[PDB]
RNA sequence: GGAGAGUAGAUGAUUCGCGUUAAGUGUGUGUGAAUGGGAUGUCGUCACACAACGAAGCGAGAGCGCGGUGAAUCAUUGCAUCCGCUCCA
Numbered sequence: 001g002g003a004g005a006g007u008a009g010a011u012g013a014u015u016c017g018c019g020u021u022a023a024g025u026g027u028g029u030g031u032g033a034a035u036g037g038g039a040u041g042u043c044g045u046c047a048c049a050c051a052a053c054g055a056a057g058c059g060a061g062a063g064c065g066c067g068g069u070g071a072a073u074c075a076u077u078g079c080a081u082c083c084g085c086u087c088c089a
Base pairs, nucleotide, nucleotide: 001088002087003086004085009077010076011075012074013073014072015071016070017069018067019066020065027051028050029049030048031047032046033045037083038082039081040080041079057064058063
């Protein structure tokens, strides 16, 4: 010199839940935090404060739904500037 692995996350499937007495999710402003093995960092990710908006419930019942719902697992996907690591030359 050439090629590669590896982050935060993203999407989907499955399962167990939560909410449906509306939390969560999504949106805006602000303050912060973490982010391939090491350093740095975003127009990516997260937490919190404040603000606006907003919903699908049912069944005699085992339960069935609904929510841009949480987590786990799997599948696919997945670091910008540098340094390192692996393979090849």